[PDB]
Context: one part of a larger RNA, bound to proteins that are not shown
RNA sequence: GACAAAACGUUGUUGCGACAGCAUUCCUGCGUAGUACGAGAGGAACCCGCAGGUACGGACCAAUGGCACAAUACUUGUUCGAGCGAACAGUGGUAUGACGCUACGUCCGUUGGAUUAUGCCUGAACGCCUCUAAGGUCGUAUCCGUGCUGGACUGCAAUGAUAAAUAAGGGGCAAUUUGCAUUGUAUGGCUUCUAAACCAUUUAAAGUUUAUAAUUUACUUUAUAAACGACAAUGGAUGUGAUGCCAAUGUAAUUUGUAACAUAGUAAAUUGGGAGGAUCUUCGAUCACCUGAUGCCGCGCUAGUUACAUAUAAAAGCAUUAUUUAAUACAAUGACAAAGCCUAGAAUCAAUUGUAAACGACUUUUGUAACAGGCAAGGUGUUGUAAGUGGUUGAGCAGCUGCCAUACUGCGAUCCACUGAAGCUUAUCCUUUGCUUGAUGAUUCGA
Numbered sequence: 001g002a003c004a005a006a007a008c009g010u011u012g013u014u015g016c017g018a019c020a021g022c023a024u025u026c027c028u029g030c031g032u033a034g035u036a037c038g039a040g041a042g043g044a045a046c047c048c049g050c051a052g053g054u055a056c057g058g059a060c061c062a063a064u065g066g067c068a069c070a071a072u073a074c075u076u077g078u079u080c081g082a083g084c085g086a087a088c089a090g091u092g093g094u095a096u097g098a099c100g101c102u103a104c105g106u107c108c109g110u111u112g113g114a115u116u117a118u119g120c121c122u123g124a125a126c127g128c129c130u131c132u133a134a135g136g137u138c139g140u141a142u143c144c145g146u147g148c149u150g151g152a153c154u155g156c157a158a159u160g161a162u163a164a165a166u167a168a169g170g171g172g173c174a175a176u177u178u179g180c181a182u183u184g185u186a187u188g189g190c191u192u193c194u195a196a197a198c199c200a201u202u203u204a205a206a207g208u209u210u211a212u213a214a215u216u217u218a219c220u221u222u223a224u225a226a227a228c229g230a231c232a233a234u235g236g237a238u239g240u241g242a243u244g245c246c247a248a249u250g251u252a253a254u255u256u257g258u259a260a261c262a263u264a265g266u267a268a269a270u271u272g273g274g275a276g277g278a279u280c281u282u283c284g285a286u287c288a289c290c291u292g293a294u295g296c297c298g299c300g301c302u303a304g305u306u307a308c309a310u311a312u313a314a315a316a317g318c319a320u321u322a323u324u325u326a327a328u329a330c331a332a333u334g335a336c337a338a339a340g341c342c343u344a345g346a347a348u349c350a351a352u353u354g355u356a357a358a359c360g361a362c363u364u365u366u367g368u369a370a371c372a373g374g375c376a377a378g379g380u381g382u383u384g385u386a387a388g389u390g391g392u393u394g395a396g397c398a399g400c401u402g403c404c405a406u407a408c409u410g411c412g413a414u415c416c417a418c419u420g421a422a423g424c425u426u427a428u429c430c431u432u433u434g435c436u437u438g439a440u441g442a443u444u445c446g447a
Base pairs, nucleotide, nucleotide: 009162010161011160012159013158015156016155019150020149021148024055026053027052028051029050030049031048037042056109057108058107059106060105064103065102066101067100071096072095073094074093075092076089077088078087112144113143119137120136121135170343171342180334182332183331184330185329208227209226210225211224212223213222214221257308258307260305261304272291345445346444347443348442349441351365354362371438373436374435375434376432377431378430379429381424382423383422388418389417390416391415396411398409
């Protein structure tokens, strides 16, 4: 880390686990206890409680140790006229050295099952015993799982948004109503099917149902009596809320009308409250029943008997079949002019971050200012007392040292005051009513 694919769009967020990995480990000390035990000598450091340690693992940075801001001081040699930095010696050297990295430091490192070995229990064969034949148990640093790390690369569920425009369009709703036109199909009207059940630990005789009476949530429990005799049969049509094989009252690669009589007597369409339903879904915020209640199909039911009214249907093929059409209808999109409704978001790149980094990738960020970047001021650190003047700090030496006053310094390492000063201090430190600055792109994407 894509195109497609996928119980089906684009993007985000929050998850689930199949599967793969699998990791913790032994040691010692104090108790136990000089106890059990032993005649004593010795001696359980029994089980258990506690306290540490080893090896491994996983991390971490307040401390301690390690590495050197090539931060700072000191310093040698050289160049800048001397005077400050350090300039240069591929890091001159020495020392201290924060952030960060790191061990020589720190914290942390687990819980169930079935049972192997084994001991038992009940208990036979085999009148008796017996851990076993049936049956129940106890049980390992093992095994399996949890805990932990990866995740049907790109599995599955939940979820959020769903574009541009707002003139027109684009995008869903949608069976879609409106046609074209195709696929899938029941394909010779229907070689259809239904998407309503047959135990609630189990047992190849094993038992199952059925009433009945009691019991009772329950076809529970119990009794009594039946049926079935592991057949023909039941592996099927109980077509297990009882399938259709069709309303024709001439039924097919179209539909056929109207009375008479009998019983039966359906199917349907508008209004508020509840209970009702989730296993990787054939459509899962909907949903089926049920009450309030709106209302009046009184549109169309059907079965039987009898009558009547038409239409259709014949592809001369008489040894007809063929790349078996295809409908009707069901269902399914597909695309067009046709049909109302609803809809007005993002991702990526570029820039930033530094929880991240070889590169990708990951974490973050963008209001005329909730902000942010650069500055600045604080804070905290780190080196250790800056340049500068001034000095009764200074070994000593001088020019004059003076007549006296008794003197200046151009000397001069040092030392001292101003001075815990001065530097550096986020580049992956902390903090803001301080100054300042700012949007003003690009590329792709729908159910």
Background: An RNA structure (28S ribosomal RNA, nucleotides 3524 to 3970) from Drosophila melanogaster, in which 447 nucleotides are resolved. Method: electron microscopy, resolution 3.5 angstrom. The entry became public in 2021. The PDB entry is titled "Drosophila melanogaster Testis 80S ribosome". Hopes et al. published it in Nucleic Acids Res. in 2022: "Ribosome heterogeneity in Drosophila melanogaster gonads through paralog-switching". The entry is indexed under Specialised ribosome, Drosophila melanogaster, Testis, RIBOSOME. It holds a match to the Rfam family "Eukaryotic large subunit ribosomal RNA". Gene Ontology terms of the family: structural constituent of ribosome and ribosome. For this family Rfam cites "The comparative RNA web (CRW) site: an online database of comparative sequence and structure information for ribosomal, intron, and other RNAs" (Cannone et al., BMC Bioinformatics, 2002). The family is grouped with related families in Rfam's "LSU clan". Among the 77 different proteins in the entry, which are not shown, are 60S ribosomal protein L29, 40S ribosomal protein S4 and 40S ribosomal protein S5a.